Solved structure of RNA (23S RIBOSOMAL RNA, nucleotides 10 to 530) from Haloarcula marismortui, 519 nucleotides shown. Crystallisation conditions: PEG6000, KCL, NH4CL, MGCl2, pH 5.80, sitting drop, temperature 292K. It holds a match to the Rfam family "Archaeal large subunit ribosomal RNA". Its family is annotated with structural constituent of ribosome and ribosome in the Gene Ontology. The family has 91 seed sequences and 2,955 matches in Rfam 15.1. Clan: LSU clan. For this family Rfam cites "The comparative RNA web (CRW) site: an online database of comparative sequence and structure information for ribosomal, intron, and other RNAs" (Cannone et al., BMC Bioinformatics, 2002). The entry also models magnesium, chloride, strontium, sodium, cadmium and potassium ions. Among the 29 different proteins in the entry, which are not shown, are 50S ribosomal protein L14P, 50S ribosomal protein L7Ae and 50S ribosomal protein L22P.

Context: one part of a larger RNA, bound to proteins that are not shown
């Protein structure tokens, strides 16, 4: 000088730290039954495109109707096409309509379907 | 085409109706360990816990004395909560185990049958007609300030049934809702610095390009609805309280009580229970006062029933914090009971963060190229370019210093 050892610098790796809060945890206070008029739950299915979750039910992310609301809107979800809203939409509230199958599940049987 | 299956009414027809199952726990009725303590262990503890069968409600349960027993000339359903008290009791008298009464609160509220005296005077569907129930007693009276009755005094305002039905307060939702977005400096961005100024029954908290009462949204003050208080309180309709004197007319039986084995409890002779068996009394009776028996005394009426409020929980609504701050704090800030494991009961994670605004890289070289890579354009910042704020440390690449 090779292999190479300690420190570092420069990019890595890595995801601690420090800072952020849409989630926990725990108190306190009001409140309190649902179901055969078929409930809680589960299952399928429903969206212009739709896997999830949410929502809803073959009138399906919604349908009336009354009061608030208001000039925007078409769930979480920041794409595309499109379309709805002054014939007051969206959203909200209370009130109504729809509500497929198992499910206590009850005409009989059945691993969400089938017999008469 | 059907309320399966149990019931109940019944027009005996599924005709009219219940029941089923669900819900965080919290209630109530049963059924009941074992680890562990006792430094072994067995009665005793753990503990009537864990778990298990049945059941209701917003809440349960209990509750109008056969009470209590500070023994009184004294208290007066009942739960609860404080205390009484680790006190009385129990206890291989070891180890542990454990009340009551009473006071101080909290909330308060009393009542209904069976019987007597009566004897169809009654009740349920149905619009009605009609039909069913009921002398094996509907319905009146009554119900320990005992009732009944027979004779009188008074009187009602107890009481039970039913009508009316808030106020206040709480809970929560909503209306309105005050006063700068002035200069200069400095940033990408003024909620900063300096200067001027303004409301405030509002100087609570959030948002907004940095620290904002005065930019937004609220926040104070005032107002509105709903849902609880409650079908309660008050007011109101019917009904009638009470009292004397006479009547041994009525008043809950396998029960009071005792014995025999359990089992529980502080219960000890003197706790509640189950179970065998034996068993009274009628109010002129009986039962209780913490051993048994008579006496007296004081209490109080079982062997029918109902009962409001005060207190359990947290499912759900809301607010709240000297809590945790993404290996914390829930298993779960994310697709959270998610992915995923196991025949199945059951198990069961990991994962937040560009940026003031996507302005989320146009055009151009390269390439097999929507790859990557160059150069290039946005931004204060790309060393924010997508697990994209900061970016230890272990460690890796190059490279520096000393060997």
């Nucleotide at each position: 000088u090779a292999u190479g050892c300690c420190a570092g610098c420069u990019g890595g790796u890595g995801g601690a730290u420090u800072g952020c809060u849409c989630g926990g945890c725990u108190c306190a206070g009001g409140c309190g039954c649902u179901g055969a008029u078929g409930a809680a739950g589960g299952a399928c299915g429903u969206g212009c495109c739709a896997a999830g979750c949410u929502g809803c039910g073959a009138u399906a992310a919604g349908c009336u109707g009354u009061g608030g609301g208001g000039a925007g809107c078409c769930g979480c979800a920041c794409g595309g096409a499109g379309g709805c809203g002054a014939a007051g939409a969206a959203c909200c509230a209370c009130a109504g309509a729809u509500u497929u199958c198992c499910g206590a599940a009850u005409g009989a049987g059945a691993a969400u379907c089938u017999c008469u | 085409a059907a309320c399966a299956a149990u019931u109940g009414c019944u027009u005996c027809g599924c005709g009219c109706a219940a029941u089923g199952a669900g819900g965080a726990a919290c209630c109530c009725c049963g059924a009941g360990a074992a680890c562990u303590g006792a430094a072994a262990c067995a009665u005793c503890u753990c503990a009537g816990u864990a778990u298990c069968g049945g059941g209701a409600g917003g809440a349960a349960c209990a509750g109008a004395a056969a009470a209590c027993g500070c023994a009184a000339c004294g208290u007066g359903a009942u739960g609860u909560c404080g205390u009484u008290a680790g006190u009385a009791a129990c206890c291989g008298c070891g180890a542990g185990u454990g009340a009551a009464c009473g006071c101080g609160a909290u909330a308060c509220a009393g009542c209904c049958c069976a019987a007597a005296c009566c004897g169809a005077a009654g009740c349920c569907c149905u619009c009605a007609c009609g039909g069913g129930c009921a002398a094996u007693g509907u319905g009146g009276u009554g119900u320990c300030a005992g009732g009944g009755c027979u004779a009188c005094c008074u009187c009602u305002c107890a009481u039970c049934a039913g009508c009316c039905g808030a106020c206040c307060g709480u809970c929560u939702u909503c209306a309105c809702g005050a006063a700068g977005u002035c200069u200069c400096u400095u940033g990408g961005a003024a909620u900063a610095g300096a200067g001027c100024g303004u409301g405030a029954u509002a100087c609570a908290g959030g948002g907004u390009g940095a620290c904002a009462a005065c930019c937004c949204c609220g926040u104070a003050c005032u107002g509105a609805a709903g849902a609880c208080c409650a079908g309660u309180a008050c007011g109101c309709u019917g009904u009638g309280c009470g009292g004397u004197a006479g009547u041994g007319c009525c008043a809950g039986a396998g029960u009071a009580g005792c014995g025999g084995g359990g089992g529980u409890u502080g219960g000890a002779u003197a706790u509640c229970c189950c179970u065998c068996g034996c068993g009274a009394a009628u109010a002129a009776c009986g039962c209780a006062g913490g051993c048994a028996u008579c006496g007296a005394c004081u209490g109080c009426g079982a062997a029918g029933g109902c009962u409001a409020a005060a207190c359990a929980c947290a499912a759900c609504c809301u607010g709240a914090g000297a809590c945790c701050g993404a290996u914390a704090g829930u298993g779960a800030a994310c697709a959270a009971g998610u992915a995923g494991u196991g025949u199945g009961a059951a198990c069961g994670a990991a994962c937040g963060c560009u940026g003031c605004a996507a302005a989320g890289u146009a055009c151009c070289c390269u390439c097999a190229g929507a790859a990557g890579g160059g150069a290039g354009g946005c931004g204060a910042a790309a060393u924010a370019g997508a697990g994209c704020a900061u970016g230890a440390a272990a460690u890796c690449a190059g490279u520096u210093g000393g060997c």